[PDB]
Context: one part of a larger RNA, bound to proteins that are not shown
Molecule: 23S ribosomal RNA, nucleotides 553 to 1310
Organism: Thermus thermophilus (strain HB8 / ATCC 27634 / DSM 579)
RNA sequence: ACAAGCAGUCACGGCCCCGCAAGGGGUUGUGGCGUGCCUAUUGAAGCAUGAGCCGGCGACUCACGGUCGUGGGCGAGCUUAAGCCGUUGAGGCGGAGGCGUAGGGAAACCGAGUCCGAACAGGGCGCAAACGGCCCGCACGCGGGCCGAAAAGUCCGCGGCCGUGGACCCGAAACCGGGCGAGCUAGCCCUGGCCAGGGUGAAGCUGGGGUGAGACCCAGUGGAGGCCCGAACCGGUGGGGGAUGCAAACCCCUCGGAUGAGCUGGGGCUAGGAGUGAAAAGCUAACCGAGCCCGGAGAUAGCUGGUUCUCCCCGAAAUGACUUUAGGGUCAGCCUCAGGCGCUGACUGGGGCCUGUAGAGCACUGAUAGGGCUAGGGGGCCCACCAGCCUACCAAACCCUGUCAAACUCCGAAGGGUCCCAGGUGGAGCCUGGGAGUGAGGGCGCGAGCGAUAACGUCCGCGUCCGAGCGCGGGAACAACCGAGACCGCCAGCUAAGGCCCCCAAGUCUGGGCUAAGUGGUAAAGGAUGUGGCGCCGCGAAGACAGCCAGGAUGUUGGCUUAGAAGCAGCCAUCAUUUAAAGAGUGCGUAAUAGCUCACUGGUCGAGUGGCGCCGCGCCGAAAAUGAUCGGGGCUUAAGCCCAGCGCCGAAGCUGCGGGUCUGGGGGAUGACCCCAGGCGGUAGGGGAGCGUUCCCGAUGCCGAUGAAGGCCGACCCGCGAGGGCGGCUGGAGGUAAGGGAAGUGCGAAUGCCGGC
Numbered sequence: 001a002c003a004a005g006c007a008g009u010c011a012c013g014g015c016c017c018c019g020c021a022a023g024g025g026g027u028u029g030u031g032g033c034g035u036g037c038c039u040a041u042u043g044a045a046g047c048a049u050g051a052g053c054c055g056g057c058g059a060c061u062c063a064c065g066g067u068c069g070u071g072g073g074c075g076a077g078c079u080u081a082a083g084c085c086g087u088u089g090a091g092g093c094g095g096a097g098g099c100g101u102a103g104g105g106a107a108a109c110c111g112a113g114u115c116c117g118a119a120c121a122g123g124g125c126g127c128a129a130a131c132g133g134c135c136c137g138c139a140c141g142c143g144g145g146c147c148g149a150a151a152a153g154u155c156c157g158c159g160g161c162c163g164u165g166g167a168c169c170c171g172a173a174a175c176c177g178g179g180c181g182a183g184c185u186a187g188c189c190c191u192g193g194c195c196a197g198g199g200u201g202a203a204g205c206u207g208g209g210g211u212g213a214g215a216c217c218c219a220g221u222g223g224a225g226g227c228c229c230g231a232a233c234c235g236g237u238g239g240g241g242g243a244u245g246c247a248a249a250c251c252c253c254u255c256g257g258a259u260g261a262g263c264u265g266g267g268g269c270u271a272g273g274a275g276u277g278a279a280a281a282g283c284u285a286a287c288c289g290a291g292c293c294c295g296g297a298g299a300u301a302g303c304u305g306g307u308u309c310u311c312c313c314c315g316a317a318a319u320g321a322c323u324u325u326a327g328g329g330u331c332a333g334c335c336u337c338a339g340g341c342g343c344u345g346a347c348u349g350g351g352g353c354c355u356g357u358a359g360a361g362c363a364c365u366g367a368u369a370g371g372g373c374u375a376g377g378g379g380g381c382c383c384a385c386c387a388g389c390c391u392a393c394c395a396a397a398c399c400c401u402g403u404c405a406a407a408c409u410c411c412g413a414a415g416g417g418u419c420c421c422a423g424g425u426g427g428a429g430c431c432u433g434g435g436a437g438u439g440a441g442g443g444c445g446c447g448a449g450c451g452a453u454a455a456c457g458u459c460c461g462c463g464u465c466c467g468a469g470c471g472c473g474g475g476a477a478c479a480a481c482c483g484a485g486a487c488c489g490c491c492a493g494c495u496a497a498g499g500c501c502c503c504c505a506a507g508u509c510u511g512g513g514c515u516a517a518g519u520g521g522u523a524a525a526g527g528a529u530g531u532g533g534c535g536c537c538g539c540g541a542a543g544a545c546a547g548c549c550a551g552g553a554u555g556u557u558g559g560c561u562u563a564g565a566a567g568c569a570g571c572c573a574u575c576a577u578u579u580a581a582a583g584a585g586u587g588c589g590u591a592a593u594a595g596c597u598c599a600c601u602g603g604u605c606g607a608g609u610g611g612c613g614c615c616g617c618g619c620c621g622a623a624a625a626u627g628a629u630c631g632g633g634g635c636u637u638a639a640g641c642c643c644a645g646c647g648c649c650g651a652a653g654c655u656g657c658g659g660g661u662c663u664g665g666g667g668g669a670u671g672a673c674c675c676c677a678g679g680c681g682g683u684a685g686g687g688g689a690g691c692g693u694u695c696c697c698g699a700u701g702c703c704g705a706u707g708a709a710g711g712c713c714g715a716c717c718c719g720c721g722a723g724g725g726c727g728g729c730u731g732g733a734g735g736u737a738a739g740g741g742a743a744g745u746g747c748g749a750a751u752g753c754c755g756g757c
């Protein structure tokens, strides 16, 4: 042992333990909530990097210059360097020299000026000491002048930053110098060795034949050859196995050479831009497009990684310019700190000026639809003597009607910008200076471009938020959509967005309507007597719509057309009548015709009927790949949609109570402490405070065996925290105050290092 998860956290309960109690410690049942750490990123739980876990090692330094700030010394001055004297870890002397005291000019050179100039124009770059105050010149400033606070300057210390150095640490690929390598491998050189067995049968020789002599032929002999078959030996063809191997090239089957450009032992020689190479950039000691070792060396790395205690305040950028620049930089913009100034700031009110977009228009530049009027042209055609009249085919201008435009404007908003004057005391603003980081952005809204009136597209503008608010509520879940800017605590309250049937806090809340699809909970053109509403016309108690009872043409079949259409296999004089009243006939029909239907009137009955438009909701249109679903259960006068209302729920927003810290303002304690009021999310960064480690002075001291350091516990005490106490147990010899000084000072990550497991 019927639950299911970044392992925790909050709550309650159970059991066990400590204390009398209340209370605490341990454990975990159920319920709520909940997406590891680091890194890199626009954005990571991320299915992107890194890490098995633990311990120890591990990264912003130092010198010398610079520049700022700061603590002091002396101040028109400040200060020594090398050295010399001296010294329990004793200091002194030394004025060479440096900086400062004047600048301007390329210089000569002049100088509180100087430079450009012809200038006694202009202008560049320069020169001008601050206070209290007391002896006193007109008394209260005058100004000389004694006094001392301050100071130029300069010395030293400390801190920030810079330059040069390896300059935060780790890392190349490589480059160079000098050596070491041919015991592997490649070639060659010297000297040796090895190649079972079988087959093929070259020249030659001999004999025979041939001939004038020959060539040549035949046999026998002979035993040649990068000849054949096949072991050894050398190979490495194809396949299978092996793949943390038996092996960092192997094993099995098979296969190539096997007297040759053969294989092999031993002794030698040639090597790094060099050797060797039957040539693959092969091989040169298991990785060779340039060996290995040690050195230059900590090469360089505009790249990637990593960068170690704590608390407090502020808090960015991802843009512009330039860039052999584009993932790097310089300046600027935006952050921060100090000093100064101090009402100037964002935003807002009033007024003035500037502007050419939205919209709109057609006056300009173009485009452009219909018509009118008309030169020029395609001329239909007359003449080709001049002529030439008709052209709705082109078309200038012109007129009427009708439009379109980023690069059109007769016009033209809202807005925006800027100056003035007012409000505005804000983590506003301005000035000077120190430190930065950023210079990959992203989503969304609005306005454009590009793209396809595509993209989680791309590029700008103005806003926003994420970034850095992956903290909080809502949106099922979800960086950037809605709500809202988390100092801490609370088992208190009000709200926000969103919500109130159950999962799930709060309405099965109240009125009015709608929808019947589960629409809601999927999409368009388009469609549809779905359904509910508002409206408009047409016809109708001279009785309509629907049924139903009744009429079912004439000359004539038409001029047309035919075996036959004499309505219906078919083109059309489609007309005049008796009719209150039927088209030479809409369809079936057919061996043309017979039968037949319809429009169209009469009549029956009895109040609405036929068409249009609009609005709300819904229906069709409607096909996709693992198992379905609106988040789910489930919902139908709703738990769905629209309208109106009342309550409630709901966040880290707001309130209440308590606390902290910074800042301001007060009580005079100049503040360290107490009131009041505010601020206090936060990455890169800036600033400020602290903690702790090692060492020095304090130390001939003090703590210590009645127990040092270190270790293991703790529910205790102080502190926001880093920490510090204190107690117990271990340990067995060191430790080290208050106050100060100096650094090899804090690790969880670097495929880090070493070790252990």
Stems, first nucleotide, its partner, number of pairs: 008033011037050001039048001052757006062165013077099003083093003103110002113125004131148002168306002171303001175296006186270009195260001197229003200225001204221006233257003238253004272288001274284003309690006319332005333438002335435007343426001347423009359411001360409002365405003369401004374395001376394002441466007449458002472483003487659004492655003498649003501633003507646001509645006520635001526620002530617007538609002547604001550601002660680007691746001693743005701736003710730005716725003